An RNA structure (TetR-binding aptamer K1 (43-MER)) with a sequence from Escherichia coli, in which 36 nucleotides are resolved. The entry is indexed under TetR, Complex, Aptamer, Transcriptional regulator, DNA BINDING PROTEIN. Method: X-ray crystallography, resolution 2.69 A. The entry became public in 2020. Grau et al. published it in Nucleic Acids Res. in 2020: "The complex formed between a synthetic RNA aptamer and the transcription repressor TetR is a structural and functional twin of the operator DNA-TetR regulator complex". The depositors describe the entry as "TetR in complex with the TetR-binding RNA-aptamer K1". Crystals were grown from: 4% v/v Tacsimate pH 6.0, 12% w/v PEG 3350. It was solved together with Tetracycline repressor protein class B from transposon Tn10.
RNA sequence: CGGAGAAUGUUAUGGCGCG
RNA sequence: AGCGCAGAGAAAACCGG
Numbered sequence: 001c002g003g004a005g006a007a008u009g010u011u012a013u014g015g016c017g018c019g
Numbered sequence: 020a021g022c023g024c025a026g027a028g029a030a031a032a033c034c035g036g
Base pairs, nucleotide, nucleotide: 002034003033015024016023017022018021
Other pairs, nucleotide, nucleotide, family: 001035cWW004032tWW006031tWH007030tWH008029tWH009026tSS010026tSS012026tWH014025cWW014026tWW015030tSS019020tHS025029cSS
C1' cells in the first nucleotide's frame, strides 16, 4: 500500500497500542 | 509508571504482496 466503507463498540470513572 | 490511539463511514484484531 490492499482485502476494507471489515468486525465490535458508541459518546467514554472505560476500551486499546507501545512500553 | 510513562508516551500514544479512537467513536456509527472508530481505535484494536485478522489475511494477503